[PDB]
An RNA structure (23S ribosomal RNA, nucleotides 1262 to 2017) from Thermus thermophilus HB8, in which 732 nucleotides are resolved. The source organism's lineage runs through Bacteria, Deinococci, Thermales, Thermaceae and Thermus thermophilus. Released in 2015, the model rests on X-ray crystallography data to a resolution of 3.05 angstrom. The entry has 47 different proteins, among them 50S ribosomal protein L30, 50S ribosomal protein L9 and 30S ribosomal protein S15. Rfam match: Bacterial large subunit ribosomal RNA. Rfam links the family to the GO terms structural constituent of ribosome and ribosome. The depositors describe the entry as "Complex of 70S ribosome with tRNA-Tyr and mRNA with A-A mismatch in the first position in the A-site and with antibiotic paromomycin".
Context: one part of a larger RNA, bound to proteins that are not shown
RNA sequence: AUGAGUAACGAUAAAGAGGGUGAGAAUCCCUCUCGCCGUAAGCCCAAGGGUUCCUACGCAAUGGUCGUCAGCGUAGGGUUAGGCGGGACCUAAGGUGAAGCCGAAAGGCGUAGCCGAAGGGCAGCCGGUUAAUAUUCCGGCCCUUCCCGCAGGUGCGAUGGGGGGACGCUCUAGGCUAGGGGGACCGGAGCCAUGGACGAGCCCGGCCAGAAGCGCAGGGUGGGAGGUAGGCAAAUCCGCCUCCCAACAAGCUCUGCGUGGUGGGGAAGCCCGUACGGGUGACAACCCCCCGAAGCCAGGGAGCCAAGAAAAGCCUCUAAGCACAACCUGCGGGAACCCGUACCGCAAACCGACACAGGUGGGCGGGUGCAAGAGCACUCAGGCGCGCGGGAGAACCCUCGCCAAGGAACUCUGCAAGUUGGCCCCGUAACUUCGGGAGAAGGGGUGCUCCCUGGGGUGAUGAGCCCCGGGGAGCCGCAGUGAACAGGCUCUGGCGACUGUUUACCAAAAACACAGCUCUCUGCGAACUCGUAAGAGGAGGUAUAGGGAGCGACGCUUGCCCGGUGCCGGAAGGUCAAGGGGAGGGGUGCAAGCCCCGAACCGAAGCCCCGGUGAACGGCGGCCGUAACUAUAACGGUCCUAAGGUAGCGAAAUUCCUUGUCGGGUAAGUUCCGACCUGCACGAAAAGCGUAACGACCGGAGCGCUGUCUCGGCGAGGGACCCGGUGAAAUU
Numbered sequence: 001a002u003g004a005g006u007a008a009c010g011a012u013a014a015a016g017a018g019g020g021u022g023a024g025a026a027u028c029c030c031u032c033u034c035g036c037c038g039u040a041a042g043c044c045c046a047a048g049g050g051u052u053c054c055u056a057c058g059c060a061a062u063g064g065u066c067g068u069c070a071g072c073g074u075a076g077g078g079u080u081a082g083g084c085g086g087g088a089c090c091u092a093a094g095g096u097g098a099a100g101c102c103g104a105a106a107g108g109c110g111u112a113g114c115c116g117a118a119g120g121g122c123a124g125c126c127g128g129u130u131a132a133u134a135u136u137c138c139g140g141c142c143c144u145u146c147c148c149g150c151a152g153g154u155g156c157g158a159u160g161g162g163g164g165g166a167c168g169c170u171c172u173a174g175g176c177u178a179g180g181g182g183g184a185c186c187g188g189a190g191c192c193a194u195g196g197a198c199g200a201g202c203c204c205g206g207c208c209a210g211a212a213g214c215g216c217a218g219g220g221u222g223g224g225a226g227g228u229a230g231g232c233a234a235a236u237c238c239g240c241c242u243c244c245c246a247a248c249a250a251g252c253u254c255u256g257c258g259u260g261g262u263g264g265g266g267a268a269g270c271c272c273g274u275a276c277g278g279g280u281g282a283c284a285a286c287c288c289c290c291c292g293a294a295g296c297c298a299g300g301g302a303g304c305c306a307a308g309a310a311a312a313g314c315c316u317c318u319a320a321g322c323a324c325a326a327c328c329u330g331c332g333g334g335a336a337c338c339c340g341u342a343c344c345g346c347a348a349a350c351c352g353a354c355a356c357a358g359g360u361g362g363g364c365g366g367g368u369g370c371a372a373g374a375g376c377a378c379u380c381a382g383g384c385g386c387g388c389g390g391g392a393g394a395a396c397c398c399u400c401g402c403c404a405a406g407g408a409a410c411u412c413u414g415c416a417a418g419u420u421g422g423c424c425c426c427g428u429a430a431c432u433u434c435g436g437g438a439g440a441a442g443g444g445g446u447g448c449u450c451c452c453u454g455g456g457g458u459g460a461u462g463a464g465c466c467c468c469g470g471g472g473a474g475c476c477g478c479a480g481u482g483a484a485c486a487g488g489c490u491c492u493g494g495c496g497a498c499u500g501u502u503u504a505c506c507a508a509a510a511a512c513a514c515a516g517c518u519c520u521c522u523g524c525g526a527a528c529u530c531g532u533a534a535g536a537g538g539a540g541g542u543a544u545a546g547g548g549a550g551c552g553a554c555g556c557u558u559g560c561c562c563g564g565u566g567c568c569g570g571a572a573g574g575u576c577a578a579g580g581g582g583a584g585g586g587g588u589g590c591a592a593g594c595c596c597c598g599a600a601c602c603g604a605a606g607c608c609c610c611g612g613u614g615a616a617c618g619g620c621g622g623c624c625g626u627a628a629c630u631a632u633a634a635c636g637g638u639c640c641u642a643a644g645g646u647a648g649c650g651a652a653a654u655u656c657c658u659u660g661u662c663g664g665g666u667a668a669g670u671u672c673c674g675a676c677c678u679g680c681a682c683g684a685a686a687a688g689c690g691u692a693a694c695g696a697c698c699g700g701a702g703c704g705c706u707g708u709c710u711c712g713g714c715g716a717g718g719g720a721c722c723c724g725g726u727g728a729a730a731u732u
Base pairs, nucleotide, nucleotide: 001732008726009725015033016032017031018030019029020028034385035384036383037382042364043363044362045361048344049343052342053077054076055075056074057073058072062070063069082143083142084340085339086338087337089120090119094115095114096113100109101108102107124141125140126139127138128137144336145335146334147333148332149331150330151329152328153327154326155322156321160317161316162315163314168304169303170302171301172300174297175296176295179291182288185206186205187204188203190202191201192199207264208263209262213259214258215257217255218254220252222245223244224243225242226241227240228239230238231237265286269280270279271278272277305308350359351358366379367378368377369376370375388724389723390722391721396719397718398717399716400715401714402713403712405710406709409708414705422446423445424444425443426442431436433553447475448474449473450472451471452470453469454468455467456466457465458464476480488703489702490701491700492699493698494697495695496694500512501511516551517550518549519548520547521546522545528537529536530535554690555689556688557687559620560619561618564617565616566613567612568611569610570609573608574607575606579602580601584597585596586595587594588593621639622638623637624636625635648682649679660676661675662674663673664672
């Protein structure tokens, strides 16, 4: 290049007009109308990202079209902390590591220590300000630590001793606060439309922070003495024994809330022009009632078993040491470093090659109604209409609505879709492990109006407000859980006891796990596992423990075989390697010698051999005959085995022949339920036969109800088609 001007342009929440700007406008800005989110699609924090932030100029490209716009290009500006987060604090898993240990090298380990945080510890709350930062700047009101003075107090003093910090899970009292509803009361621009309303009308708002002191609620906690051998020194502290007073929170103390000097906010509407906000409203008001946390008081309380961090800060005790030190308390002055701080943050700025319908932890999340609720519908604040649009109104597709008669005839299968559907009352079987089965089933009620009346919380034992009901008479519609959220039910088999678990991305199950049963190993430097080793896990456990294996709640049970194999026992016998052993043989040298070979015999474990052993690996017969009809065979004969399959099951998740045969269900049944036994080829911890309850498992029946079907029809919307913009792909 082709496909081709084709598919597509990324959620069906949704658009329309006016005006502005500009070379150019569906796409940018402003207004009005319409639509969507609102336990969000709003707001705040942590990750992560790293200028994306604010503003001026700009449109080549990036933007799925367009662009005058932008998260894009250029340039300038923007992040303010003793109290917020982190560090000059603590320790956690882990990590690292003086000492020590091990390892060919590299390196592995390890008590102390050290490092390590979303945990422990630590002092800032409200408001104003900027185009862009604010607990950081500013205003007001409070606080912390270090250094140095003064004063008063005291045996001061630590890395050491002690206390504390300091804790689970479920439930939960009382009192508060956040938050919210109402008000006939308090404040406020205005407003009578369209038939009526000048009103006890309608719309908007009636708070925030605050040291001391003070109230209300709540947390923590005894005081004295004597003894004292324990807490690796010493303590006056802690522990332990004894004796005497409080029984209480009385007091001492601490924290929450209220109030608090002062400080600060402060609508609707109208006006203004903003790209945003700014005037007035206003001297704004600033108050009662109710609801009420899962938050706070907090180390609150109760029960339960699975028995619920550490260290520092803090306080106490003493040691050296020092007591003209030192520390404590109060007031005063001074001193107070480093890093972070923009912006996005359920997303067009983070993970996903994309402005990607996916993924991403914590907090806040208003109102009305519906039993409740964070559910559902609509809606506040606030935020959005999803970066191609215009039109047409074919087939066909997708997502949706309805249907005459019939009602599963559809099909592998009611797959799918329908039915049922909330709450209150009536009611409710087999079986059962007595809890269940159960929301069984099947029914009635359900709105609005007026009348009568019961009990609660708060107020006072009262009105109000708020919660929970009872009875009586009536009204309207097809219909009152009038919209939205919200089980179809029954019978009967298989398998699995059960809740759980699994192949990320074609299997969620009858697989795995599971309490529970049995076997077996292991005496503790346990067995076992990882590691050459040191070391570690086991376990800071000890046979009621720990490892390995099988079986898998529970019930009733689990027969026989030890020949083979495995394991266990076996002081004898046999075989057996190195070693011991040297009879005897050899090489060579005059020789002394040097050197080689070497029989018997003594010699482990192992194997052989003897035994045991079945919730060890495993295994568990054949032929022939026989009853006075026939059939069949309780009975017999014989061959083999280590032993010949017990109970219970049985055409089965197993049965080939097979759609076995008989019965049931049906008009009709290769499936299904019950039976029979000819079990090709069930059978007892690779457990056997059952079992209430349980199941998004697999089978079979029935009711209900349905567009599944006879057998289709019509309708809706998003596509497909036409026009303008942008414009791929496999393949060739």